[PDB]
């Protein structure tokens, strides 16, 4: 430079 | 005001 995944800061969006 | 869940939009990490 860059592929996948997962999560956690912001912002938005469906859905209860 | 505010609860939970999905996604997508920037930033941020883990692990491939």
């Nucleotide at each position: 430079g860059u592929g996948g995944u997962c999560u956690g800061a912001u912002g938005a969006g469906g859905c209860c």

Shown are 32 nucleotides from a PDB entry: RNA. Crystallisation conditions: 1.7 M ammonium sulphate, 50 mM cacodylate buffer, 15 mM magnesium acetate, pH 6.0, VAPOR DIFFUSION, HANGING DROP, temperature 293K. Keywords: RNA, duplex, base pairing, G(syn) - G(anti), sulphate anion. The entry also models sulfate ions. Method: X-ray crystallography, resolution 2 angstroms. The entry became public in 2008.